[PDB]
The RNA (TRNALEU TRANSCRIPT WITH ANTICODON CAG) with a sequence from Thermus thermophilus has 78 modelled nucleotides.
An Rfam search finds the family "tRNA" in it. The family is grouped with related families in Rfam's "tRNA clan". Its family is annotated with triplet codon-amino acid adaptor activity in the Gene Ontology. About the family: Transfer RNA (tRNA) molecules are approximately 80 nucleotides in length. Their secondary structure includes four short double-helical elements and three loops (D, anti-codon, and T loops). Further hydrogen bonds mediate the characteristic L-shaped molecular structure. tRNAs have two regions of fundamental functional importance: the anti-codon, which is responsible for specific mRNA codon recognition, and the 3' end, to which the tRNAs corresponding amino acid is attached (by aminoacyl-tRNA synthetases). tRNAs cope with the degeneracy of the genetic code in two manners: having more than one tRNA (with a specific anti-codon) for a particular amino acid; and 'wobble' base-pairing, i.e. permitting non-standard base-pairing at the 3rd anti-codon position. Rfam 15.1 lists 5,335,975 matches to the family in 14,413 species. By type it is a transfer RNA.
Released in 2005, the model rests on X-ray crystallography data to a resolution of 2.9 angstrom.
It was solved together with AMINOACYL-TRNA SYNTHETASE.
The depositors describe the entry as "Thermus thermophilus Leucyl-tRNA synthetase complexed with a tRNAleu transcript in the post-editing conformation and a post- transfer editing substrate analogue".
RNA sequence: GCCGGGGUGGCGGAAUGGGUAGACGCGCAUGAC
RNA sequence: AUCAUGUGCGCAAGCGUGCGGGUUCAAGUCCCGCCCCCGGCACCA
Numbered sequence: 001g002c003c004g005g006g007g008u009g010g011c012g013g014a015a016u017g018g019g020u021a022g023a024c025g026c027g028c029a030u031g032a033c
Numbered sequence: 034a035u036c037a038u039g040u041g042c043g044c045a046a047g048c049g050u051g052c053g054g055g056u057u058c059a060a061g062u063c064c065c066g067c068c069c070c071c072g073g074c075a076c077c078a
Base pairs, nucleotide, nucleotide: 001074002073003072004071005070006069007068010026011025012024019058027040028039029038030037031036032035041048042047051067052066053065054064055063
C1' cells in the first nucleotide's frame, strides 16, 4: 500500500428487502428465604 | 446460595450503534468522504 471482514450497554453479544436499537446471558441493584 | 422485579446514558431538559457530512416522515441499516481494529498479501492493477 492492496484485499476480506469488522467497530453497538459495565461485559459477551442480538437485530440490516429502513419501520419500539440493545433479544438471550453475565454482572449490578433492591425485595424475599 | 437461590427466586422475584428493575437495569443504555443524564438530576434534568434531553442524548444515544467508530468520525464528518447528506437523503428520509423514519437510518445501526441507504449515499458521499474518512478513521481505527482483525486477518490475508503470490501475480495483475